[PDB]
About this RNA:
Solved structure of RNA (23S Ribosomal RNA, nucleotides 1366 to 2058) from Haloarcula marismortui, 690 nucleotides shown. Primary citation: Gabdulkhakov et al., Acta Crystallogr.,Sect.D (2013), "Revisiting the Haloarcula marismortui 50S ribosomal subunit model". The entry has 31 different proteins, among them 50S ribosomal protein L12, 50S ribosomal protein L24P and 50S ribosomal protein L3P. NCBI's taxonomy places the organism under Archaea, Methanobacteriati, Methanobacteriota, Halobacteriales, Haloarcula marismortui. The entry also models magnesium, potassium, sodium, chloride and cadmium ions. It was solved by X-ray diffraction to 2.4 angstrom. It holds a match to the Rfam family "Archaeal large subunit ribosomal RNA". On this family, see Yusupov et al., Science 2001: "Crystal structure of the ribosome at 5.5 A resolution". Its family is annotated with ribosome and structural constituent of ribosome in the Gene Ontology.
Context: one part of a larger RNA, bound to proteins that are not shown
RNA sequence: CAUAGUAGCAGCGAUAGUCGGGUGAGAACCCCGACGGCCUAAUGGAUAAGGGUUCCUCAGCACUGCUGAUCAGCUGAGGGUUAGCCGGUCCUAAGUCUCACCGCAACUCGACUGAGACGAAAUGGGAAACAGGUUAAUAUUCCUGUGCCAUCAUGCAGUGAAAGUUGACGCCCUGGGGUCGAUCACGCCGGGCAUUCGCCCGGUCGAACCGUCCAACUCCGUGGAAGCCGUAAUGGCAGGAAGCGGACGAACGGCGGCAUAGGGAAACGUGAUUCAACCUGGGGCCCAUGAAAAGACGAGCAUGAUGUCCGUACCGAGAACCGACACAGGUGUCCAUGGCGGCGAAAGCCAAGGCCUGUCGGGAGCAACCAACGUUAGGGAAUUCGGCAAGUUAGUCCCGUACCUUCGGAAGAAGGGAUGCCUGCUCCGGAACGGAGCAGGUCGCAGUGACUCGGAAGCUCGGACUGUCUAGUAACAACAUAGGUGACCGCAAAUCCGCAAGGACUCGUACGGUCACUGAAUCCUGCCCAGUGCAGGUAUCUGAACACCUCGUACAAGAGGACGAAGGACCUGUCAACGGCGGGGGU
RNA sequence: UAUGACCCUCUUAAGGUAGCGUAGUACCUUGCCGCAUCAGUAGCGGCUUGCAUGAAUGGAUUAACCAGAGCUUCACUGUCCCAACGUUGGGCCCGGUGAACUG
Numbered sequence: 001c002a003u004a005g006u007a008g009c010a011g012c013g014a015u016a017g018u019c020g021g022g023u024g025a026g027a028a029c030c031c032c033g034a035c036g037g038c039c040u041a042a043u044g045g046a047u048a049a050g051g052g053u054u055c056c057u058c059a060g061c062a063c064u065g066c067u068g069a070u071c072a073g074c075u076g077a078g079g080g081u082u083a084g085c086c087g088g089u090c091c092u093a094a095g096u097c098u099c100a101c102c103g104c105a106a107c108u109c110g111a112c113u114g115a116g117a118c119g120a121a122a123u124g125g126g127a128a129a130c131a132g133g134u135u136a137a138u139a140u141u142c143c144u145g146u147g148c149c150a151u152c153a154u155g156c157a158g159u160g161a162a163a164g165u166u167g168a169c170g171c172c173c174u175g176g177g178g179u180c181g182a183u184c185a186c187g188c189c190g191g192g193c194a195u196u197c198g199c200c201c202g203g204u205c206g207a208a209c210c211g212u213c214c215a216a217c218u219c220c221g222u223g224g225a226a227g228c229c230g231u232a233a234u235g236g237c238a239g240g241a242a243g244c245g246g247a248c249g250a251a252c253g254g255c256g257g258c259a260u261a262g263g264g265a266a267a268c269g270u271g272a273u274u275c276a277a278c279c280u281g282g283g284g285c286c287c288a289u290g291a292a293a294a295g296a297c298g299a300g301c302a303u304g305a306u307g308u309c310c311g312u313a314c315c316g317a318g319a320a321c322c323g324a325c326a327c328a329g330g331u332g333u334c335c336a337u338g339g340c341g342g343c344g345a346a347a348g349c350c351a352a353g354g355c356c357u358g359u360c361g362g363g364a365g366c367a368a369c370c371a372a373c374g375u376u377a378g379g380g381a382a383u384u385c386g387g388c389a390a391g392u393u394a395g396u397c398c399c400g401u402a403c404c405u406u407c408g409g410a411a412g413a414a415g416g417g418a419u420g421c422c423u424g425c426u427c428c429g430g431a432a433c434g435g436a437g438c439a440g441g442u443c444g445c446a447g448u449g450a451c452u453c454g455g456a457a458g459c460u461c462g463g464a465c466u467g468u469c470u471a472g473u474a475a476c477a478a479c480a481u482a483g484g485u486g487a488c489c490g491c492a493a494a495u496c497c498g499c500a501a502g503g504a505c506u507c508g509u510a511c512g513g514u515c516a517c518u519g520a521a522u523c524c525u526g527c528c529c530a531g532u533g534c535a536g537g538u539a540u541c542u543g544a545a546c547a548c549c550u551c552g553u554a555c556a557a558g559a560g561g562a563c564g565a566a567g568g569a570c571c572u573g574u575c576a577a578c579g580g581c582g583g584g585g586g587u
Numbered sequence: 588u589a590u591g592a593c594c595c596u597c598u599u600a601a602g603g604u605a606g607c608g609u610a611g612u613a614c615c616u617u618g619c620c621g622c623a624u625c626a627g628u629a630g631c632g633g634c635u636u637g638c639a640u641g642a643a644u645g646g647a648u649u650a651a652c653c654a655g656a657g658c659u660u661c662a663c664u665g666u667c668c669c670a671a672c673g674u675u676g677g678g679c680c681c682g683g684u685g686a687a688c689u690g
Base pairs, nucleotide, nucleotide: 001690002689008684009683017035018034019033020032021031022030036356037355038354039353044335045334046333047332050315051314054313055079056078057077058076059075060074064072065071084148085147086311087310088309090125091124095118096117097116098115099114100113102110103109129146130145131144132143133142149307150306151305152304153303154302155301156300164297165296166295170285171284172283173282174281175280176279177278181274182273183272184271185270186269187204188203189202190201191200192199205262209257210256211255212254213253218247219246220245221244222243227237228236229235263268286290321330322329338350339349340348360682361681362680363679369677370676371675372674373673374672375671376670378668379667382666387663395419396418397417398416399415404409406520420442421441422440423439424438425437426436427435428434443447455661456660457659458658459657460656461655462653463652467479468478483518484517485516486515487514488513489512495504496503497502522647523646524645526581527580528579531578532577533574534573535572536571537570540569541568542567548561549560550559551558582597583596584595585594606640607637618634619633620632621631622630
C1' cells in the first nucleotide's frame, strides 16, 4: 500500500420511541410538554471495599463518547466536605510485631519463654441526639428549637464501695407482649370520573427525651389439693397444686408531658384485624458445648467549665470498583411488610421511585441465506450411535394405588373422577379483607381457561446413601463417608517438623492418638509362611572401629590375632502383609 | 455318585472352597438355547470347560438414592416421510463511523 469504504456499531426476556416546541451557525439522539413504553431484591432507596475530585457552577468541542452533539464521567477555570452525641479513636479475637533470652559461621534468619505493643470504620464489644429549616454543591456536623452523656470545679447530701450484676453469646421448634406497614369499618379534608352507575385515589401528621404503667420469669405470705392445676407442646404438686395477697420485675411498646414546638393548601381521626422491628417466655438437640477484654451498673442532686485530634464531596456500577475499554463477566451489607394475585420473598400485571444510555440511524411485504421462534394435514421414532432437539404431563381436592423392602420406604407408584361464574346458605374459629362444605341457577370447544405447573412403567450394570473433583473439553463407576479390620504406642510413649535453640499432636492419655487397608446393611470371607516384607529367638557360623595381644619400625606406616554390638546366616510367628491358588496322573 | 469326590506327582508354599460366570473380566464370538421384534452383533434369562472369575488385591447380593452406563413398553411429538407458511433480529440499499486476517 492492497485488503476496504469491507467486518463490527443487530442478536442478550430491558426490541422504544413518536408529535409538537425550546436553544443554537448546526439538532434523530441537549432541554420542555404530551402521548407511548422499559425496570419491581431492581434499572428503586441507603452503604462496605475500592476509585480519588469523577461532585457543583461557568465557559467550551482539538481529544474521549461504537453515529451526531449545542450534551457529558471529556477540555479549561473557579467553587464545594463544618460533629462532645455518626464513624475513627478505646477494648480485646484468630493472630502479628518489638525488646529481652537462646540458637546460627552470621543476619534483614529461627522456635519457646517473659514483658510490652499492634490486631474489628459495612459486620464483634461500645458513655451520649432528636425534630424542623437551609445550599448550586455539606449536614444526626451549619441554623432554630429541644434533649442527652462524660470529665473536672464549686455546694449540698453521702462517706456506703466491693461483693455481685452486666458487657456475654450455639442449633432446631414454639407461646405471649407489641410498633410500623398493609387491610377493614366509620367520620373529616382535598382530588378524579361522571350523557349511565357512585364509585375511585391521596391525606387526615407530630421525635429524641423526661415521667409513668407492666406481661413473662423468679420469689414471699396465705391457703391446704391424696386427682386436682396448667399448656401449642412438654409438664406441675403434702419437698405444699389451684385460689387469694404481695415483693422483684420488659419493649425501639401504651399513656402524660415535650407541643398555642414543628409540619400541612386543608382536615389536622376514631375503632379494629393481621401484626416485620423491639420485648419476654416454654420445649428439644450435642462422641458438636457455642469468645474475650475494655467498659457499664452497683454508687445522690444542683450550678458552672471543658469535650481537642482524624474521616465527612461524589460513584458504588450493562459508563465513577477489578477485569488493557463508557467490557453482556466479576464484586459484600441493609431495605424480606407497597397493591392485585397466590402456598409463596413464585409468575403475570401495577404503584412509589428510576429510566427511554443494556446509546448509531434512514429505506425496501423487507428476496436467497442465517439466528431465535409459532403453526403444520395423514403417518407417529420409519429419524439417529442414542428420542439428540422438541413435545407430552402439570396447580388443588376426592377416590384408589403393584412388585420389592433394611418396614423407614417404594408413593405424587399406576389408574379414575372433580375444578368457572352467579344467587341463597351451613359448619370450624373471638375474628380475618381466614379455612371446609351445601342447595339452586347458568355460559364456553376449553374453568389450575393466561401465568404458575411432574410425563409414566419395567428389566440390567455400577457406586450403599447426603457429600467431593480435573478454576478453563472428564461430575463418572473416580475421591470421601459411616461401618469392618490390621498395625504402633503407658506419655521422658508412638507418629511427625526443626541446622540448632526448639516445636505439632497436646488445655490430649488406650472408650486415646498415630499409621495403613477395605468401604452402609445382609449372608459370608476357604487353602498357602516356599520367595519378598515385618517381627521374635538364636548353641554355632559371619559381623566394624576404639582399647588389648603378636610381628614389624630405636617411633610410625603396615601385617596378623584375640574379643565379639546391631545386622546377616539359621530357627520360629505372621496373609483383613506383598502376593499366590498350576501342569501332569490314579479313582 | 448333579456340582463333584479322594489319593498323587512335579514346579514353586498351596492348588480355587462359598459363590459368581460369554461378565464394564470371554480370544474364539454375532458362543448355544429361550424371551422380544416382520427382522434384534443390542437387552434380559438359562447354560457355561472361566483365552485370562473368586473371597476386606474383599466374594455374592441388595431396599433407598443418582444431571452415572445399556435395554423394553404406554403416552407424546416436524427426529423422520417432506416439506410449507408465518413472527422477530440480521442479511440487501442509503447517511455517518470504521478495523483485522493475509500478501